[PDB]
The depositors describe the entry as "Hypomethylated yeast 80S bound with cycloheximide, P-site tRNA, and A-site tRNA, messenger RNA, PRE". Shown are 575 nucleotides from a PDB entry: RNA (25S rRNA, nucleotides 3 to 419; 5.8 S rRNA, nucleotides 1 to 158) from Saccharomyces cerevisiae. Among the 74 different proteins in the entry, which are not shown, are 40S ribosomal protein S27-A, 60S ribosomal protein L33-A and 60S ribosomal protein L16-A. It holds a match to the Rfam family "Eukaryotic large subunit ribosomal RNA". Rfam 15.1 lists 107,465 matches to the family in 2,616 species. Its Rfam clan is "LSU clan". Rfam links the family to the GO terms structural constituent of ribosome and ribosome. The sample was in a buffer at pH 7.5. Ions in the entry include magnesium and zinc. It was solved by electron microscopy to 2.2 angstroms.
Context: one part of a larger RNA, bound to proteins that are not shown
RNA sequence: UUGACCUCAAAUCAGGUAGGAGUACCCGCUGAACUUAAGCAUAUCAAUAAGCGGAGGAAAAGAAACCAACCGGGAUUGCCUUAGUAACGGCGAGUGAAGCGGCAAAAGCUCAAAUUUGAAAUCUGGUACCUUCGGUGCCCGAGUUGUAAUUUGGAGAGGGCAACUUUGGGGCCGUUCCUUGUCUAUGUUCCUUGGAACAGGACGUCAUAGAGGGUGAGAAUCCCGUGUGGCGAGGAGUGCGGUUCUUUGUAAAGUGCCUUCGAAGAGUCGAGUUGUUUGGGAAUGCAGCUCUAAGUGGGUGGUAAAUUCCAUCUAAAGCUAAAUAUUGGCGAGAGACCGAUAGCGAACAAGUACAGUGAUGGAAAGAUGAAAAGAACUUUGAAAAGAGAGUGAAAAAGUACGUGAAAUUGUUGAAAG
RNA sequence: AAACUUUCAACAACGGAUCUCUUGGUUCUCGCAUCGAUGAAGAACGCAGCGAAAUGCGAUACGUAAUGUGAAUUGCAGAAUUCCGUGAAUCAUCGAAUCUUUGAACGCACAUUGCGCCCCUUGGUAUUCCAGGGGGCAUGCCUGUUUGAGCGUCAUUU
Numbered sequence: 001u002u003g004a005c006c007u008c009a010a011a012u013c014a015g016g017u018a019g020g021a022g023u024a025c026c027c028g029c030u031g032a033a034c035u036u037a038a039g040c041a042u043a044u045c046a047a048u049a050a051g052c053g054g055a056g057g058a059a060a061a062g063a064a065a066c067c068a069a070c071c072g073g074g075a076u077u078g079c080c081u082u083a084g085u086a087a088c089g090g091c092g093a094g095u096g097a098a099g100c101g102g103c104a105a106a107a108g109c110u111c112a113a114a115u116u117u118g119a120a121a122u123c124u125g126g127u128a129c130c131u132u133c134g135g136u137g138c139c140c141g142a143g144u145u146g147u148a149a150u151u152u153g154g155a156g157a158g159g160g161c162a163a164c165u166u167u168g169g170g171g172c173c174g175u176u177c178c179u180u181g182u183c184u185a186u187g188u189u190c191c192u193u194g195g196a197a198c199a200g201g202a203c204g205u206c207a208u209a210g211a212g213g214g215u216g217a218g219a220a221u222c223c224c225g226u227g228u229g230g231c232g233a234g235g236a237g238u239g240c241g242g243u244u245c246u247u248u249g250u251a252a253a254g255u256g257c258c259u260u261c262g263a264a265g266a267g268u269c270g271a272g273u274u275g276u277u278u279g280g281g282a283a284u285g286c287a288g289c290u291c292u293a294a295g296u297g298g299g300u301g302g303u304a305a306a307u308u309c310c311a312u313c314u315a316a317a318g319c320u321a322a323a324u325a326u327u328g329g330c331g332a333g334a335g336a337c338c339g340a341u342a343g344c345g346a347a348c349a350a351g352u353a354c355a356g357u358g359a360u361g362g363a364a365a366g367a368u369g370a371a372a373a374g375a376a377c378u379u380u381g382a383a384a385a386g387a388g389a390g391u392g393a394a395a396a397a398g399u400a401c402g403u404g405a406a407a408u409u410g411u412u413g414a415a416a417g
Numbered sequence: 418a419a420a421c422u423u424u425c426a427a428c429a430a431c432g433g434a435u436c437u438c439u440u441g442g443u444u445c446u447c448g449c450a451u452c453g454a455u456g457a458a459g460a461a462c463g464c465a466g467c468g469a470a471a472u473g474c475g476a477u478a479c480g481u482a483a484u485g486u487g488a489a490u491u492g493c494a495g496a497a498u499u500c501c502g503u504g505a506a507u508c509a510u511c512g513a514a515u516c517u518u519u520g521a522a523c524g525c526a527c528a529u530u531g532c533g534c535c536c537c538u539u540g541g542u543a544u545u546c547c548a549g550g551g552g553g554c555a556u557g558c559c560u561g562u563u564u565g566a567g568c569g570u571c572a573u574u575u
Base pairs, nucleotide, nucleotide: 002572003571005569006567007566008565009564010563011562013561014560015559016558017557018556020452025056026054027053028052029051036043040090066073067072077104078103079102080101087095088094108319109318110317111265121147122142123141125139126138127137128136129135130134156261157260158259159258160257161256164254165253166252167251168246169245171243173241174240175239177235178234179233180232181231182230183229187203188219189202190201191200192199204221205220206210212224213223214222270291271290272289273288274287275286276285297314298313299312300311301310329449330448331447332446333445334444335443337442338441354361355360366438367437374401377388378387379386380385402436408430409429410428411427412426413425414424415423416422417421459519460518461517462475463474464473466493467492481513484509485508486506524532525531533554534553535552536551537550538549539548540547541546
């Protein structure tokens, strides 16, 4: 001087992502007291309410560092049991699981530790093109302080031997499922009451339809529907049938015998102590501090310790449907429920009116008639309105509107004081 | 004797009980899984020929587009009536849009309808001032890009 590397920056750089709401159910944290103990402090309420963080259609858990002690079972969850038991507890009041057994549902797996070393075989992005939930070519970048293949303990891997057996992916089509549309019976026949027949009576019809609703009163047959099937449209997707294509073995996988091997997670396990918690009792889990392993090792085996065994699993890394939950959301079906002071606070312009600075508090209020046919007109009155007239089945239904009780009141009548 | 008081009845009041009703509640069961920076929930303001609400909507404002149905809406007015139709409707459905001011709320601020900056454009003589129209500017974090800093550091270079 120039070019790297590492670490750290900046940009309205290219592209993304988080926040908030809801929160019934779910995963954690934090965390009471009222209460009970006939007082009260441990205890109980309760590992609850309130507070805080974080998800989904479920969550969480989950394929044993399990349970056991059997002739052994065999991921997780949930129900019936175990069992108001073992156990805990001023051993008082109270509290209180788990293994086995029957059942619902069933499902298994993935990394780290191993040199591809005759070939970083891996991946993001950008760009061009295309059959665009993506593909191919090119380029930069990431990455050896390790991205692929290969293996996960049930195993499995290097070598030798051996032979067989099996297979990938689409794009339409009928299908399954979901949403949705449309078609698919039989009296409005006669008499009476009525304003209205949907009532009563007579005579019929259909019924895989006599559920429900409407229509001027109790309607299978007036209407919508109901029942039975038929015929369409749109969607999501492959699980059944077909289909047309295809390609491939020196790909991939599986199995038997012989050999060496067989890597398996550390401030972790474990121990002491403190606090908390548990039925867990010389200490069930969790957490803080201190100490801190090993590899025929380590954990557990529900009385602390030393010494012998034995049994059982394999932690300190990870994924996974169903059976389970659901006072929220959406869509449905129901009831020996309530019936307007009931039932949600709210059947109605209800979380409304209204109150409070505010957090918050929070009502009351449904019914004319089948139909407004909501009273034309006349008359008295300034008018409200009255009296007629009229509408109506009814105005003893006039919007102060179904019925219209009682308290309380007016008038009239009777009686007593 | 009346008046008054009290009791009973009829009619009329007051009042809203009773009866009957019920597009509401409550509980149980079944099925489903779908909010939001592509801006949610919620809030404010506004929108109709004639509305204060409720409901609906956003200056495209009780709505536009699309699809179906197939002749309404209705209180009045108005309109339509070629209505044998791409076509009424406060209809149903809904896949395209619009979606004021806000709100996690995102240029800064907010007891203000307050104050900026960047790009394009138009007008006023205008790169600079003023105004109008359109489009933008939050924070944390991830991957990548670009430009850098540090005797942290390698090699090569005076």